This is an experimental structure of RNA, together with DNA, with 20 nucleotides shown. The entry is indexed under G4C2 repeat, DNA-RNA hybrid, GGCC motif, A-like DNA structure. It was solved by X-ray diffraction to 1.78 angstroms. The work is reported in "Targeting the ALS/FTD-associated A-DNA kink with anthracene-based metal complex causes DNA backbone straightening and groove contraction" (Jhan et al., Nucleic Acids Res., 2021).
[PDB]
RNA sequence: GUGGGCCGAC
DNA sequence: GTCGGCCCAC
Numbered sequence: 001g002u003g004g005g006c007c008g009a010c
Numbered sequence: 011g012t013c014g015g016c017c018c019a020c
Stems, first nucleotide, its partner, number of pairs: 001020010
C1' cells in the first nucleotide's frame, strides 16, 4: 500500500 | 455516505 475481525463517531 | 480505535492477513 491492500484487505479483513471486533467495537465505536457524525 | 464520511470517519475513529484495538488487532490481524498479504